[PDB]
Context: one part of a larger RNA, bound to proteins that are not shown
């Protein structure tokens, strides 16, 4: 949906309806709540979905705002300081060896008869040579810089005004020298 | 006789307080 | 003389910012970097005898299940993996182990020497099966085949990949007289795409109108990892809550089952002074019942109103009471076990939402129980179960809590059939 009378059976394991039994007699009135697993709502419980919101926080991944540096707006002056740029003077701790030589390329001389060394003497290189190449430290200038601090005013901000006496310089009164 | 600073005038009361006095010089009209 | 204007003094003069107070900093533009649940956006695994909690059956080996090819399930059972090794890896040599007996100064159950016996009872990195003795083991002695390179094949399999493995076939090499043997690990396990980065590699390609450099891309092989192991970048909490669904899936009945609960029976060793059985009755064994819990998940999530208690009708017998009897450790008296048997009875109350459980009192007795744990359009709403709060314990929090408390809407019969009456 049709519908509307049980008991058992067996079925999706709790039938009005199927089976087998019990039965079954118009229409219908007041009630009645035992049923109809009555009605009302695509279960609020529970799970599921790679569906969601609302709200957390030490979940992922962002954000406004906020704090902090930079660059422009963005000026003037003085003083300080660091850097560095121009370039000065020195120190290198084991002794040996002429002394405390930082590692060296060249190379058997240099300076004008001598002085110091190359071999001796001795050590990790030998000290003389003509130099090249560092390295620390202090120290001057002098342009470059990057800063500190202080002052400035005209940007720029703030308060006041009905934008009413601002800043100098004259006058003139109050005193001591 | 000038520098050095102070000053240019309001403090005893629950009043008033503007729109010039003043003084100098210009000018017009019966 | 009469009437009426104007200028300056009174009311110094001269100036460039109206007067302060800041001030090249506040500040505002435009980028860095730090805070940033204030506020967006998103996510918060599977599996799973409902989910959760816990486990990993998510990737893998062994042995078994597993029914004598093969394959073969469960949150089946034993167990084992993210390693380890410059030898524990390749050759060759040359020994034999693990136990046990017998001896030998300290010496002993056990030091260390020697003899016999030893088929493996040892070892071989680990599990656990295989398999091994002039060895695959133990010592030794030289070594890097644990290299460089194409293809085919085997497991898994779709007959894709990785992994892992087997046969060759070019090179270089080890070793060994030699013949081989060796491209890891005696076999069965120890592992990882795409993009991306990195490194190596070539007289390597392109870097754009042309060359030269430097970069950058490019081909090839290794690495950097994806254990949810064919490989997203991820925390909660909702009792204020949604939505699509699910009986594939829970929380109630029903149903199967009956462990667990109850209730009956055999056997009788023993209790019972004596005497197994008058009433018990152990170690054991057989069952029944579905008023106990549990299992399970068949029906029902487009809804079958979830505890009790108060109403009220019936049944059940496992019989408390009463009628007739049987039997005793039955003198009476009481009280116990049995047997027809459910006809009739089984109450008042205190304290609890209570079901249950306790007590007081009465009585013949104050027996157990069903009906969707009988009964919510029949009640009530005290329990549980919504929004509100409060307390402990948790939790950084939101919030949870078979912990306590307390406030908290119970709807519809006029249809059908039942039953009560009435025609």
């Nucleotide at each position: 949906a049709c519908a509307g009378c049980c008991a058992a059976g067996g079925g999706a394991a709790c039938g009005g309806g199927c089976u087998u039994g019990g039965c079954g007699g118009a229409a219908u009135c007041a009630g009645c709540g035992g049923g109809g697993a009555a009605a009302g709502a695509a279960g609020a419980c529970c799970c599921u979905g790679u569906u969601g919101a609302g709200c957390u926080u030490g979940a992922c991944u962002c954000u406004a705002g906020u704090c902090u540096g930079g660059c422009a707006c963005g000026g003037u002056g003085a003083a300080g300081a660091g850097a560095c740029a121009u370039g000065a003077g020195a120190g290198g701790u084991g002794u040996a060896g002429a002394a405390u030589a930082a590692g060296u390329g060249g190379g058997a001389g240099g300076c004008c008869g001598g002085c110091c060394g190359c071999c001796g003497g001795u050590g990790a290189a030998a000290u003389a040579c003509c130099a090249c190449u560092a390295c620390u430290c202090u120290g001057a200038u002098c342009g470059u810089u990057u800063u500190u601090u202080c002052a400035c005013u005209g940007a720029c901000c703030c308060g006041g005004u009905g934008a009413g006496g601002c800043g100098g310089g004259g006058g003139g009164g109050c005193g001591a020298g | 006789g000038g520098c050095u600073c102070u000053c240019g005038c309001u403090u005893c009361u629950g009043g008033c307080g503007c729109c010039a006095a003043g003084c100098g010089c210009c000018c017009g009209g019966c | 003389g009469c009437c009426g204007g104007g200028c300056g003094c009174g009311a110094c003069c001269c100036g460039c910012u109206c007067c302060g107070g800041g001030g090249a900093c506040a500040g505002u533009g435009c980028c860095a970097g730090g805070u940033g649940g204030g506020g967006a956006g998103u996510u918060u695994g599977a599996c799973u005898g409902g989910g959760g909690c816990g486990g990993u059956a998510c990737a893998c080996c062994u042995g078994u299940c597993a029914a004598a090819c093969g394959g073969u399930a469960a949150c089946g059972c034993a167990g084992g993996u993210g390693u380890c090794c410059u030898a524990a890896g390749g050759c060759g040599a040359g020994c034999u182990c693990a136990g046990g007996g017998a001896g030998g100064a300290c010496a002993g159950a056990a030091a260390c020497c020697u003899c016999c016996c030893g088929u493996g009872g040892a070892g071989c990195a680990g599990a656990a099966g295989g398999g091994c003795a002039a060895a695959a083991g133990c010592u030794c002695g030289c070594u890097u085949g644990a290299u460089c390179u194409u293809g085919a094949u085997u497991u898994u399999c779709a007959g894709u990949a990785c992994g892992a493995a087997u046969a060759c076939a070019g090179a270089c090499c080890g070793u060994g007289a030699a013949a081989g043997c060796g491209g890891g690990g005696c076999c069965u396990c120890a592992c990882g795409a795409u993009c991306c980065u990195u490194c190596u590699g070539a007289c390597c390609u392109u870097u754009u109108g042309g060359g030269u450099u430097u970069u950058a891309a490019g081909c090839a092989g290794g690495a950097g990892g994806u254990g949810u192991c064919a490989g997203a970048a991820a925390a909660g909490u909702u009792a204020c809550c949604a939505c699509a669904g699910g009986g594939a899936u829970a929380a109630c009945u029903g149903g199967c089952u009956u462990g667990u609960g109850g209730c009956g029976g055999c056997c009788a060793a023993g209790c019972g002074u004596u005497c197994a059985u008058a009433g018990c009755g152990a170690c054991g064994u057989c069952g029944c019942u579905u008023u106990u819990u549990g299992a399970u998940c068949c029906u029902u999530c487009g809804a079958u109103g979830u505890c009790g208690g108060c109403u009220c009708u019936u049944c059940c017998u496992a019989u408390c009471a009463u009628u007739g009897u049987g039997a005793a450790g039955c003198a009476g008296a009481a009280u116990u076990c049995a047997c027809c048997a459910a006809g009739c009875g089984u109450u008042g109350g205190a304290u609890u939402g209570u079901u249950c459980a306790c007590c007081c009192a009465c009585u013949a007795a104050u027996a157990g129980g069903g009906a969707a744990c009988g009964u919510g359009a029949g009640c009530u709403g005290g329990g549980u179960u919504u929004a509100g709060a409060c307390c402990g314990u948790c939790g950084u929090g939101a919030g949870a809590c078979a912990g306590g408390u307390u406030a908290g809407u119970u709807u519809u019969a006029c249809c059908c059939u039942a039953c009560u009456g009435a025609u």
Keywords: Angiogenin, RNase, RIBOSOME.
The RNA (28S rRNA, nucleotides 3865 to 4569) from Oryctolagus cuniculus has 630 modelled nucleotides.
The reconstruction used 101,572 particles.
Among the 75 different proteins in the entry, which are not shown, are Large ribosomal subunit protein eL18, 40S ribosomal protein S3 and Small ribosomal subunit protein eS19.
It holds a match to the Rfam family "Eukaryotic large subunit ribosomal RNA".
The source organism's lineage runs through Eukaryota, Deuterostomia, Teleostomi, Euarchontoglires and Oryctolagus.
The work is reported in "Structural mechanism of angiogenin activation by the ribosome" (Loveland et al., Nature, 2024).
Method: electron microscopy, resolution 2.8 A. The entry became public in 2024.